[PDB]
An RNA, together with DNA: 63 nucleotides with solved positions. The structure was determined by electron microscopy at 3.09 angstrom resolution and released in 2025.

Context: bound to proteins that are not shown
DNA sequence: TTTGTCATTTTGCAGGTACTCTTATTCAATAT
DNA sequence: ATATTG
DNA sequence: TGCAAAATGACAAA
């Protein structure tokens, strides 16, 4: 970079 | 013969913006 | 010692 | 996790 994932903000 | 008519099977995924972070690229036997 | 394909 | 369209063979009405 890219893809993936996780955790958040306000609805 | 068809000609519809009633019992199995065949699909197609999740609102709007936004922030951060972390991890990762087929593992290994084999010919040149 | 590194690229290729299972 | 949540259901009605389609489709389609195995039966009856003519």
């Nucleotide at each position: 970079c890219u893809a993936a994932g996780a955790g958040u903000a306000c609805c």
Among the 13 different proteins in the entry, which are not shown, are DNA-directed RNA polymerase II subunit RPB3, DNA-directed RNA polymerase II subunit RPB7 and Actinomycin D. Ions in the entry include zinc and magnesium. The sample was in a buffer at pH 7.5. Zhao et al. published it in Nat Commun in 2026: "Stepwise transcription stalling by the anti-cancer drug Actinomycin D and insights into short tandem repeat transcription inhibition". Entry title: The structure of RNA polymerase II elongation complex paused at N-1 state by actinomycin D.